The depositors describe the entry as "Structure of LaTranC complex bound to 6nt complementary DNA substrate". An RNA from Lawsonibacter sp., together with DNA: 164 nucleotides with solved positions. It was solved by electron microscopy to 2.96 A. Jin et al. published it in Cell in 2025: "Functional RNA splitting drove the evolutionary emergence of type V CRISPR-Cas systems from transposons".
[PDB]
DNA sequence: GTGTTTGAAAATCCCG
DNA sequence: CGGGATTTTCCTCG
C1' cells in the first nucleotide's frame, strides 16, 4: 500500500481502533 | 541499474493469544525418532 | 517397495480466559505507568437515501 | 413473498 | 395526600 471488522441511527470513502498479507512476480516504455 | 504511465496474478476472509483434549479407513502432512517382520 | 507397533512436531476442530471511538466519578488491582468491574456523559467528516410491525408456506420446534 | 394495520378519555394508584 | 403515572375501557368477528 492492501484485506477483514468494532462504535458513532442505515450505505460508499475518510476520521479512531482491533488481527492478517505484502513487500513478490512478471509483459512493455524511458534514461 | 533506476524511474515506471496503468494495471493483472500473490495474498490476508467474523479476530488473535495463551490453556486441555482430541483428529484417524494412512489418516491430519511430514520426520520415519526407533522397533518387528514381508518383498 | 510395500505393512504393523511404540514416538515427535505443523497443520484442523472443540472447548476457558481474554477486543476493537472519545471524557468524568467511585470501588479494586499498582510507590508509579496503566488496567479491572460499575455508574454514565458525547459522538463525527464529504456524497446517497430513511414505513415501520405484525400474521402465514421456511430457519423446523417449542408446551400449557 | 403476499396481504393487513396504524388511538382517545376516564377511572384508579401511589411516591416526595 | 394529591397529580402525574399506569391501568381500562371502548367497537366490530364468520
Nucleotide at each position: 500500500g492492501g484485506u477483514g471488522g468494532g462504535a458513532g441511527g442505515u450505505c460508499u470513502g475518510u476520521c479512531c481502533c482491533c488481527a492478517c498479507c505484502a513487500u513478490g512476480g512478471g509483459g512493455u516504455g524511458c534514461g | 541499474c533506476g524511474c515506471a504511465c496503468g494495471u493483472c496474478c500473490a495474498a490476508a476472509c467474523g479476530a488473535c493469544c495463551a490453556u486441555a483434549u482430541c483428529a484417524u479407513c494412512g489418516u491430519u502432512g511430514c520426520c520415519c525418532u526407533g522397533c518387528g517382520a514381508c518383498c | 517397495g510395500a505393512c504393523g507397533c511404540a514416538g515427535g512436531c505443523a497443520u484442523g476442530a472443540u472447548a476457558u480466559g481474554u477486543a476493537a471511538c472519545c471524557a468524568u466519578g467511585c470501588a479494586u488491582u499498582g510507590g508509579a505507568a496503566a488496567g479491572u468491574g460499575c455508574a454514565u456523559g458525547g459522538a463525527g467528516c464529504a456524497g446517497a437515501a430513511g414505513a415501520a410491525a405484525c400474521a402465514c408456506a421456511g430457519u423446523a420446534g417449542g408446551a400449557g